[PDB]
Context: bound to proteins that are not shown
DNA sequence: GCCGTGCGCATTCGCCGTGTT
DNA sequence: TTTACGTTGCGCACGGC
């Protein structure tokens, strides 16, 4: 700094 | 300089494990 | 070495008037 999926979150 | 025709971007910010049948 | 299609608005950027 780019991706797939969770998740905290605001 | 000043107003069309195109383009690009969609709110941000944390961190993981996975790429296979 | 057999899941997976789809649309809807405002500044930044040129660049002929």
């Nucleotide at each position: 700094a780019c991706a797939c999926g969770g998740c905290g979150a605001a």
An RNA structure, together with DNA, in which 48 nucleotides are resolved. The depositors describe the entry as "T7 RNAP product pyrophosphate elongation complex". Method: X-ray crystallography, resolution 2.69 angstrom. The entry became public in 2004. On the sample the depositors note: RNA OLIGOMER IS SYNTHESIZED. The work is reported in "The structural mechanism of translocation and helicase activity in T7 RNA polymerase" (Yin and Steitz, Cell(Cambridge,Mass.), 2004). The entry is indexed under T7 RNA polymerase, TRANSFERASE.